Solved structure of RNA (mtSSU-2, nucleotides 1 to 214; mtSSU-4, nucleotides 210 to 349; mtLSU-5, nucleotides 1 to 142; mtLSU-1, nucleotides 1 to 109; mtSSU-1, nucleotides 1 to 102; mtLSU-4, nucleotides 1 to 73) from Polytomella magna, 770 nucleotides shown.
It was solved by cryo-EM to 3.2 angstroms.
Taxonomically the source falls in Polytomella (Eukaryota, Chlorophyta, core chlorophytes, Chlamydomonadaceae).
Rfam match: Bacterial small subunit ribosomal RNA. On this family, see Cannone et al., BMC Bioinformatics 2002: "The comparative RNA web (CRW) site: an online database of comparative sequence and structure information for ribosomal, intron, and other RNAs". Gene Ontology terms of the family: structural constituent of ribosome and ribosome.
Tobiasson et al. published it in Nat Commun in 2022: "Structure of a mitochondrial ribosome with fragmented rRNA in complex with membrane-targeting elements".
Ions in the entry include magnesium, potassium and zinc.
The PDB entry is titled "Structure of the mitochondrial ribosome from Polytomella magna with tRNAs bound to the A and P sites".
[PDB]
Context: one part of a larger RNA, bound to proteins that are not shown
C1' cells in the first nucleotide's frame, strides 16, 4: 500500500518526476439454522449406506491450543441412519409489475444474485474470469464452422424494428509529452400504448405606431 | 298443452367423441455392463548446463520418454413412451321411423335396494330388507 | 396357275405400237356460301359434224391440265371363267436318301412258273 | 372172262 | 413148401436190408448203394504233303507156315449177360363161434 | 383515501345451484387515418445462417514482441436447476505473544 | 359222320350305326386266305397270274416285261 525501498530504466544548458523490479501481523474462509409449486393411482429408502479409530489432505520462513470444517480419500471396527422418506411433473429465484375496500391471485418495463455460450468429458483459472482461450469424443453444414453480441437473412408463426451516425457528453482500457481504442453509450430511422400542440383569416395582436 | 296428459328401453335410419385389440414401427428411462477418448496419480530414463553454492546437489524448475494404477465421455441391454392396425364394443347428438307399455292415481300385479335365475326389448320370479305404503268401526 | 386341242368370234386391216382433237347449246336444270365432268340429285337431250360420255380416272376451295369409251396415216393372226385332256401347288419320313441313267417304239419277234407239254420212275383204277 | 363157224366137189 | 406167356439194381417191397444215414423241438416225413466189359454229353491235342533212263536167252521150288490203320487219351456208368432180392395167389397147418350161467350133451370098437 | 348490481329457469309463490353481461390492464385481425415535440417499451424459435463490424494500447537489448498492462469489465439468454439455489439470520480458543531496566 | 367245327380276317360292290371317319362296326353277293407251295408289283396270309406224286443241263405259255443292276427289239 493516495506508501517505502533500489549499484534498476527514461527525461533536463529549464529537474520537478514517472517507468520497472519487489516489499503487509500472521498474508484472498469456512460452517449450521428457517423458510420458499403440484404431488399417495409414488411405501418402503440406505450398505461409503450412519457413527468410530489410525494414515493422507503439498505450495513453507511469530508462539500457544495435544492437530484446531468434513466419509472429502485409503485401511480397519460397530450397526446403524431416513421414513409423506424415495421416485416422479412442472418452473431460473427475488422484487418493480396489474386486478381487489382489503385478503388473496398473476408474473411485459429499471436493477440484484445464480446458470449457461451447438452437446458431453477434461486442462488452465486459486482470490476478482472464460461468447470472441485450449485437448478429447459426438450432431448439423461443408481439412474448416456453431450470432442465444450489433445491424441483417431464410423457415416456422394470428403477431418480432435500419445491413445508420457519432465518439461531442457519461462510464470504462492504456499512456506523464496530453494522444489512441470502443455496435456499452448518446442521438437519428421505423412501429396509431400513453402526455402536450397544431391543422382559419382579422386595424400586419395598442406588449403596436411614433 | 292440463290422461286424447307425461313416460322407459331395444331394433332400423345420420353425423361426432375416447377406450379395447393379433401385430408392425420409433425412441429410450430408471436400472446394469464394458471403455485402447482426452485426462489424473505414482515408476523409469534421457535431458538444461536453468535457480541455489567458490566447489554436478543428493535439492528445486522447465521438458522428452516408456510402464503400471485409477475413474469416465463414448458404447450395449432395458421396462414400455410415443406412431399405428384388419376387428368387435360403448357413449353423446340428430322437427315429425318400428316393437311393447316398465314408472307417475290404489297407475289398473304398491314402489325400491342388495343378490341369483330367467326372457327380442322395456322388464318378470325366489329370498330378506326399507317407507320414499296414510292405511275408519270399539266393549259385551 | 401352266401347257396343248376342239368349239365360237373378228388382210373392207382384227391385234401391239407412233403421229392430233376429246369441241359447241353448256359453265344442261335442281340444291349450294362454291358444282362447270368428277360433295349431292333430275336429266343423259340437241347441234357441228374429223372424232366426243351431259366427261371413266387423278386433283384443283371452284379452276387450269393429261389421258379414257372414240379420232387419220404409219408399221402390223388375236381374242374367248366356252368346253375337253395332260401334268403341278396350298408348308415337319422332326436320326439318314428309293439304284445307276434318262429329250425316239403298244413293232417283225423274244423273255418269262412247281401252269402245259417230251423222257423215264412210284402208288391207284 | 367168252368161245355161236363146217365153206370136202367122196360112189 | 409148391406154380408163374410175375420184376432183373431209375425194375421189382421204402430196403439185392434200412425205416439205417439225414431234416424236424415233437408228432411224422425218409434216401443212395450189386458183379464184369473200347457208350453218350462233355475238355485238350491232331492243317497241307513232294520225286523222271544199268547193257537183259537157260532162274527159283520136301512139305507146311510167316508182310496191308475199320478204334486218341480221358472223365463218367448207359446198353448187354447173370441172381444167395421181390410181387401174387395156391396147397398144408394155425386163428375164430357158441344155447345155459357155481349144474349134467358130442363118447367110434 | 374505507366493499354498488343485473338478465336467465313458461301454471302462482317461496327456496337452493349452475350459466351470461357491465370494470380495469395486455396483445393480434377486419374498416379508416394530416403534422410536430416527447415519456415508457420491442411479450412466439437454446430453429439453421450469407456479409461488414463489437478489445486493444504503450514500449523495445540493434526498427522488433518476444516483454508489461487489459480482455477478471461490458453485451446476450433462460436450456438445466424444487434445492447444488434464492431470501435471511447465527457462529468460529489468548492482554499479538519476545526482552534484566538489577 | 352219335366225327369235328359253333373267337374268324380282308379286297371288289351295297346299306344301317359313326362324321357318306377308322387295318371301326352290324347285316348282305361274289372271291382269296384259314388249311395254298409256284410266278410278277421292293419286303408282301386276303391284290393280279395259278393249284406242288417224283427225277432230268428238252419245248411252248400265263401275269408282268424287252439299253445296265436284271433274262429278252
Nucleotide at each position: 500500500a493516495a506508501a517505502g525501498u533500489g549499484u534498476a530504466c527514461u527525461u533536463u544548458a529549464u529537474a520537478a518526476a514517472g517507468u520497472c523490479a519487489u516489499u503487509g501481523u500472521a498474508u484472498u474462509g469456512c460452517u449450521u439454522a428457517c423458510a420458499a409449486a403440484u404431488a399417495a393411482c409414488u411405501a418402503g429408502g440406505c450398505a461409503g449406506u450412519u457413527g468410530g479409530g489410525u494414515c493422507g489432505g503439498c505450495u513453507g520462513c511469530u508462539a500457544u491450543a495435544c492437530u484446531a470444517u468434513a466419509g472429502c480419500g485409503c485401511c480397519c471396527c460397530a450397526a446403524g441412519c431416513c421414513u409423506g422418506a424415495u421416485a416422479a411433473u412442472u418452473a431460473g429465484c427475488u422484487a418493480g409489475g396489474c386486478g381487489u375496500a382489503a385478503c388473496a391471485g398473476c408474473g411485459g418495463c429499471a436493477a440484484g444474485c445464480c446458470a449457461c455460450a451447438g452437446u458431453a468429458g477434461c486442462a488452465c483459472a486459486u482470490a476478482a474470469a472464460a461468447a470472441u482461450u485450449g485437448c478429447u469424443a459426438c450432431c448439423g453444414u461443408u481439412a474448416a464452422c456453431g450470432c442465444a453480441g450489433c445491424a441483417g437473412u431464410a423457415a416456422g408463426a394470428a403477431a418480432g424494428a435500419u445491413u445508420g451516425g457519432a465518439c461531442a457528453a457519461u462510464a470504462g482500457c492504456u499512456u506523464a509529452a496530453g494522444g489512441g481504442c470502443a455496435g456499452a453509450u448518446c442521438c437519428a430511422g421505423g412501429u396509431a400504448a400513453g402526455c402536450g400542440c397544431u391543422a382559419a383569416a382579422a386595424u400586419c395582436u395598442u406588449u403596436g405606431u411614433g | 298443452c292440463a290422461c286424447u296428459g307425461c313416460c322407459c328401453g331395444u331394433c332400423a335410419c345420420a353425423u361426432c367423441c375416447g377406450g379395447g385389440a393379433a401385430a408392425a414401427c420409433c425412441a429410450c428411462a430408471a436400472a446394469g455392463c464394458c471403455c485402447u477418448a482426452a485426462g489424473u496419480u505414482u515408476g523409469u530414463a534421457u535431458a538444461g548446463u536453468g535457480u541455489u553454492u567458490a566447489a554436478u546437489a543428493a535439492a528445486c524448475c522447465a521438458a522428452u520418454u516408456c510402464a503400471a494404477a485409477c475413474a469416465u465421455a463414448a458404447g450395449c441391454u432395458u421396462a414400455u413412451u410415443g406412431u399405428u392396425a384388419a376387428c368387435a364394443a360403448g357413449g353423446a347428438u340428430g322437427a315429425a321411423g318400428u316393437c311393447g307399455u316398465a314408472a307417475c292415481a290404489a297407475g289398473g300385479u304398491u314402489u325400491g335396494c342388495g343378490u341369483a335365475g330367467g326372457g327380442g326389448a322395456a322388464c318378470c320370479u325366489g329370498c330378506u330388507c326399507a317407507a320414499g305404503a296414510u292405511u275408519a268401526u270399539g266393549c259385551u | 396357275u401352266a401347257a396343248u386341242g376342239u368349239g365360237c368370234a373378228c388382210c373392207a386391216a382384227a391385234c401391239a405400237a407412233c403421229c392430233a382433237g376429246g369441241a359447241g347449246g353448256u359453265g344442261g336444270g335442281c340444291u349450294u356460301g362454291g358444282a362447270a365432268g368428277c360433295a349431292g340429285c333430275c336429266a343423259u337431250c340437241c347441234u357441228u359434224u374429223g372424232a366426243a360420255g351431259a366427261a371413266a380416272g387423278c386433283g384443283u376451295a371452284a379452276u387450269a391440265g393429261c389421258u379414257c369409251u372414240g379420232c387419220u396415216u404409219u408399221u402390223u393372226g388375236u381374242g374367248u371363267a366356252a368346253c375337253a385332256u395332260u401334268a403341278c401347288a396350298c408348308u415337319a419320313c422332326a436320326c439318314g436318301c428309293a439304284g445307276a441313267a434318262a429329250a425316239u417304239a403298244a413293232a417283225a419277234g423274244c423273255c418269262g412258273a412247281a401252269g402245259c407239254u417230251c423222257g423215264c420212275u412210284u402208288g391207284u383204277u | 372172262c367168252a368161245g355161236u363157224u363146217a365153206a370136202a366137189u367122196a360112189u | 413148401u409148391g406154380u408163374g406167356a410175375c420184376c432183373g439194381u431209375u425194375a421189382g417191397c421204402g430196403c439185392a436190408u434200412a425205416g439205417u444215414a439225414c431234416a424236424g423241438u415233437a408228432a411224422u416225413g425218409g434216401a443212395a448203394g450189386u458183379g464184369c466189359a473200347u457208350a453218350a454229353a462233355c475238355c485238350a491235342a491232331a492243317u497241307u504233303a513232294a520225286a523222271g533212263g544199268c547193257u537183259u536167252a537157260a532162274a527159283u521150288u520136301a512139305a507146311a507156315a510167316a508182310u496191308a490203320a475199320a478204334a486218341u487219351g480221358g472223365c463218367u456208368g448207359g446198353u448187354g449177360c447173370a441172381a444167395u432180392g421181390g410181387c401174387a395167389c395156391a396147397a398144408a397147418a394155425a386163428a375164430u363161434a357158441a344155447g345155459a350161467a357155481a349144474g349134467u350133451u358130442u363118447a367110434a370098437a | 383515501c374505507a366493499u354498488a348490481g343485473g338478465g336467465u329457469u313458461u301454471g302462482g309463490u317461496u327456496u337452493u345451484u349452475g350459466c351470461c353481461c357491465a370494470g380495469c390492464c395486455u396483445u393480434u385481425a377486419g374498416c379508416u387515418u394530416a403534422g410536430c415535440g416527447u415519456u415508457a417499451a420491442g411479450c412466439u424459435u437454446a430453429u439453421a445462417c450469407a456479409u461488414g463490424c463489437u478489445a486493444g494500447c504503450c514500449u523495445a537489448a540493434a526498427a522488433g514482441a518476444c516483454g508489461g498492462c487489459g480482455c477478471a469489465c461490458a453485451g446476450g439468454u433462460g436450456c438445466a436447476u424444487a434445492u447444488u439455489u434464492u431470501g435471511u439470520a447465527a457462529g468460529c480458543a489468548u492482554g499479538u505473544a519476545a526482552a534484566a531496566u538489577a | 359222320u352219335a366225327a369235328g367245327u359253333c373267337a374268324g380276317a380282308c379286297g371288289c360292290a351295297a346299306a344301317g350305326c359313326u362324321a357318306c371317319a377308322a387295318g371301326g362296326u352290324u347285316u348282305c353277293g361274289c372271291g382269296u386266305c384259314a388249311a395254298a407251295a409256284g410266278g410278277a408289283a421292293a419286303a408282301a396270309a386276303g391284290u393280279c397270274c395259278g393249284c406242288c406224286a417224283g427225277c432230268g443241263a428238252g419245248g411252248c405259255u400265263a401275269a408282268g416285261g424287252u439299253a445296265c443292276a436284271u433274262a429278252a427289239a